An RNA structure (23S RIBOSOMAL RNA, nucleotides 2059 to 2914) from Haloarcula marismortui, in which 749 nucleotides are resolved. Blaha et al. published it in J.Mol.Biol. in 2008: "Mutations outside the anisomycin-binding site can make ribosomes drug-resistant". Released in 2008, the model rests on X-ray diffraction data to a resolution of 2.55 angstroms. The entry also models magnesium, chloride, strontium, sodium, cadmium and potassium ions. It holds a match to the Rfam family "Archaeal large subunit ribosomal RNA".
Context: one part of a larger RNA, bound to proteins that are not shown
RNA sequence: UACAUUCCAGUGCGGAGUCUGGAGACACCCAGGGGGAAGCAAAGACCCUAUGGAGCUUUACUGCAGGCUGUCGCUGAG
RNA sequence: GACUCUCACUCCGGGAGGAGGACACCGAUAGCCGGGCAGUUUGACUGGGGCGGUACGCGCUCGAAAAGAUAUCGAGCGCGCCCUAUGGUCAUCUCAGCCGGG
RNA sequence: GACCCGGCGAAGAGUGCAAGAGCAAAAGAUGACUUGACAGUGUUCUUCCCAACGAGGAACGCUGACGCGAAAGCGUGGUCUAGCGAACCAAUUAGCCUGCUUGAUGCGGGCAAUUGAUGACAGAAAAGCUACCCUAGGGAUAACAGAGUCGUCACUCGCAAGAGCACAUAUCGACCGAGUGGCUUGCUACCUCGAUGUCGGUUCCCUCCAUCCUGCCCGUGCAGAAGCGGGCAAGGGUGAGGUUGUUCGCCUAUUAAAGGAGGUCGUUAGCUGGGUUUAGACCGUCGUGAGACAGGUCGGCUGCUAUCUACUGGGUGUGUA
RNA sequence: GGUGUCUGACAAGAACGACCGUAUAGUACGAGAGGAACUACGGUUGGUGGCCACUGGUGUACCGGUUGUUCGAGAGAGCACGUGCCGGGUAGCCACGCCACACGGGGUAAGAGCUGAACGCAUCUAAGCUCGAAACCCACUUGGAAAAGAGACACCGCCGAGGUCCCGCGUACAAGACGCGGUCGAUAGACUCGGGGUGUGCGCGUCGAGGUAACGAGACGUUAAGCCCACGAGCACUAACAGACCAA
Repeated sequence: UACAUUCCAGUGCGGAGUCUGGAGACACCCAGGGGGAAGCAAAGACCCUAUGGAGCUUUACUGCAGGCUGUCGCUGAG
Repeated sequence: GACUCUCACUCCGGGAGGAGGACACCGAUAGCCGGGCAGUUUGACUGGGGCGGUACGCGCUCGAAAAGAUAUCGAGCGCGCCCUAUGGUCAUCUCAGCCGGG
Repeated sequence: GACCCGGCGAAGAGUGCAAGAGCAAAAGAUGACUUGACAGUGUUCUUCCCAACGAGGAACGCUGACGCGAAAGCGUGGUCUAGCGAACCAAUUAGCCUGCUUGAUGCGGGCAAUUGAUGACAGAAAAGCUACCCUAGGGAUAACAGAGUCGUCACUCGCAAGAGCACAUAUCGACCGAGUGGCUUGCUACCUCGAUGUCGGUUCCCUCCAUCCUGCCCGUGCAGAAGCGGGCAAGGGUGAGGUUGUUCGCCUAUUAAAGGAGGUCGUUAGCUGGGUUUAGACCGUCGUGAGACAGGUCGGCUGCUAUCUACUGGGUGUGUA
Repeated sequence: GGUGUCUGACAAGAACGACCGUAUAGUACGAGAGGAACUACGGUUGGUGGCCACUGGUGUACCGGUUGUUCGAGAGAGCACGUGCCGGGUAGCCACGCCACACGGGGUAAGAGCUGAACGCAUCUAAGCUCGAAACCCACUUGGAAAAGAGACACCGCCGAGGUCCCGCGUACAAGACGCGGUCGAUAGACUCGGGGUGUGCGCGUCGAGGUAACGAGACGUUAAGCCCACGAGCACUAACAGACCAA
C1' cells in the first nucleotide's frame, strides 16, 4: 500500500486480521465505552556512531587584543 | 652613570602668566603577563559506552584440528637491552650428578 | 661441600635474557692470539603462506682488505627465532657536480651515506564540560519490554548420614545425585531507536496450582480438645487499617482464611503523578574550572471528532417459504 | 398467506459461598484440667436477582416563612443561576429499606472396603463390584428457529385471514423497536368527587406596647382555612374522527 466477518493455537526477523491447522462466520444499519490494528500525531525525550555542529571551561594546542617594561624616532641647549 | 637648563611638546589659566619638560603623549620594535578574545584539537581497540585494560610495534609454547594459513578482553610468558668480550680463530680439553681413596 | 687421585657417567652441565629448538675429539671449558662487530655490491627468502605492499631481518654469493690455522677451513657479531623507525631538516664522512654576461672571494644548491624520533611504533604539532544543547544516522550498539538461556531464583524428586530418650522415615533432615518452572537475577544482542509512553496504585476482565480457608481423606511422638505432617481438590472466598511512592516488608485489630503466580513484570487512543528521568535551585562529596554523582532535596507539560476489528445493547432486510 | 402456542440443538451462571449461635451436652473422652460429633434448628456475612407497603434520601411539582430591591402602599409579582435564602414534601426514582436465591439424584478422585485370580495361600485390582469430595453431570435460572436436517402443533385465510397508514395513549422507549385503546370505547384531557402536599388565604371585625392624634410590629376570629397535585373513581363533555391502502 492493498485486501479485510474474525477467534484459538502454532509458525515466522523470536510481539500475525492476511502464513498453517482447526474453530466460528446470513447481509446491512443505530447507540456505546475504547481491548486490538505493536491506532493517529514527531526522520526521541535514553544509548552509541560521525577524523558532524555549537555554547561553555581550563596550568590542552596555536594565536590575537590588552597591560607592564627596554629601545629608536618626535628631541633641543649646557 | 649622575645633573642643570629651555626652545619643541604636555597641562592649568579669560588673560597676563603658571606648572612640567626633552620626560610624558604619539609612531615603531623587543621581552614578560595574557580564555579578555579567536581558530582548533582532545585517536584507535572494546560481547554498547565510561572506568579497568592494550589482545595498538615485536619473540616463544599451547589454543591450531599431524603440509601451509588461522580468531576472541584465549592459557603460560617475554622484548625495546646487555656484552671489546659475553665477538672471531686456533690449541688443549669434556660437562651436570653419583661412588671410592687422601 | 675448598684442592688432589681413580671409577661410573650421550648430556640431566654450559651456552647473557622468554619459550621452544640446536650443540660433546663442540656450538660448552680453559689458554693464547686477534678485531670479520670490516668496506663495496648483489642473489634469494622474509616482513606480507597462498597473493600486491615499506622500514627492518635472515640465508647465500661476488669484489676488496684482513685475522687465525699446517691446511682444508672458519670469521658478513653473540647457536636459532625478540632488541626496532619514512619524508622534510640538522650535524657528520670522503670525493665530486653546480649557483642567472664574466673573473675573484664569501655564502649557498646537489650526488652517496652515518647519526638525531615519531612506542598511536607503514610516523598530525593537540585538554575537557554540555541536564541549554543541535544535526546526520544506527536495533550495525545499550536501559525497559519481547525472545533464547537457566548459572542465579522458585519448586520437586532420588539416596538417607544424622536426631527425634529407644526408635531414619510422627516430625526435622546434612552431604551428594537427578529434574521441573520461567515468579528473581545474570547472560546474549535475534526483533524494535523517520519515537510501540518507566515504577507503584487504581479500576475491570480472564486464567494457573506448587492449596491459605472451605469439602472429603491418611498418618501421628492420634484419649479428648488442639496441634503437626501428608493426599484428592481450583466451586467459592482470601477482607480493613498505621509508617513508606513504594513493589516488598514491619506493625495493629478483626478473620474460616485474611495463599502465591500469569495475562506487554494485563490494564495512561482508562485514571493518577507520589518514584524514576529535561530545562530552575540548594546540600554533601568529587573537579583548577566548565561541570559531575547508579547520593539527598524543593519546583516542574500527558495531544486526537474511532476507518477497521472486538464486544455490550438496539434496529432493517434476505433465507428457511 | 396469517394468528397464537411451543420444542430445544447449543449457550451463560457461583447463584450460591462462608460463618456464628442453640439443642445434642458440661455429654462421649479424660484422674483432672479441659472437652467434642451425627443430626435438627435460629441468625449473620459476602455474592446474586427483583421490589417500594415500611424506614431513609431526593424531589429547581407544590405549599409556607423570610432578607435586599423594583413595580407608590396594600394586594400580587420580577430579579438576587439556571430555587435569593430557609422549612415541609406528593408521585416517581432510589438504599441506608423490603423480598427471594434447595432437597435430592447420577458418575468419580483421594480414600475405606467386597469378591477375586495371576501365584492352591494371600492380595481393594489384573476382569467384576459396594461406597466416597465444596470438585464433575443432572436438578434451578437466563438466552435460544439462521439448529442450512433452517423445527413442532392448532386454528384462520387465499377475496380476502391478517396487516399498514391514521388517531388516543404508555406496563415500552436515545432513532427503530415494544405494548394498550380507538364508540361493539373510559385511551387521553376538562369537570366533580376520593385520595394526597403545605399549614390557617384576601378582606373585614376585636385586641395591641404606646402615642393628642396620625400612626402602630404583632395577636385572635372568620378559617380542619387558602393554594396545589405527574394518583384513583365517576363521567362520553372534548379529542380517539374522517378515512386511505396492502394482502396468498

Entry title: Structure of Anisomycin resistant 50S Ribosomal Subunit: 23S rRNA mutation G2611U.